[PDB]
Context: bound to proteins that are not shown
DNA sequence: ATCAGAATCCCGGTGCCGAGGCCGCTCAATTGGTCGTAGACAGCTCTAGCACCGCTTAAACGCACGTACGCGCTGTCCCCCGCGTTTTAACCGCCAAGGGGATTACACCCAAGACACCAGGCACGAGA
DNA sequence: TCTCGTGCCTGGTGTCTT
DNA sequence: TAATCCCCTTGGCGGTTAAAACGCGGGGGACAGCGCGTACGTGCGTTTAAGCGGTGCTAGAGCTGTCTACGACCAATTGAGCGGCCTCGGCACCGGGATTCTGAT
């Protein structure tokens, strides 16, 4: 004294 | 006799393939050594193979003779040879449809609701 | 003080038959 | 969980060629007859050898101890005999060409 990362794969229930 | 022409023989040719060379193994021939009785052999005995003959007789040999199957011939009639004509045993290339496989299955959006197991080893605590 | 048992942590590895 | 098309199988028919089945006609070979005839059954008498029964009768087989050497059998050894590999010229067939059967002539 600037940069600044929060998941996934499913399943189920819904909207038009 | 005799010619034309089928049928076969026979001569390079090449190809291909198995006969034959060849070569590195290993297991039976070998080599040597040790029991043993089978047989090569000596010899005993009695049978039978051999030779011979006399007697008996049935069996062979020669011939008389007809004769009748064997055979040469004949005519005949038929049915295999063979050559031709398909033709089917034997042996390689296409339509059946039935099988048996995956891939296809609107778009976008919201939100709530979840998560490795078993075995072995080490450390700590409790009890004796 | 030593030994045994139990618990926890870490590492390695699938299978009754529907 | 269900329908589709397109792709990879078990039958289901399709094409060389070459030995294989018809075919006719006939021709030469198989079959009945013909006629003889000359080899061959059959008898009959005649001759013969075989067969049978004894008899001597002796090689010699038939048969019995015995001793051996050759053979049965056992460890080394080993190289010949054997399984695998590899080469070439020996025949198998092919076209040339020549020849030789064969029959019509």
């Nucleotide at each position: 004294g600037c940069c600044u990362g929060g998941u996934g794969u499913c399943u189920u229930g819904g909207g038009u």

Solved structure of RNA, together with DNA, 267 nucleotides shown. The reconstruction used 96,742 particles. The structure was determined by electron microscopy at 3.8 angstroms resolution and released in 2019. The entry has 19 different proteins, among them DNA-directed RNA polymerase subunit, DNA-directed RNA polymerase subunit beta and Transcription elongation factor 1 homolog. Primary citation: Ehara et al., Science (2019), "Structural insight into nucleosome transcription by RNA polymerase II with elongation factors". The depositors describe the entry as "RNA polymerase II elongation complex bound with Elf1 and Spt4/5, stalled at SHL(-1) of the nucleosome". The entry also models zinc and magnesium ions.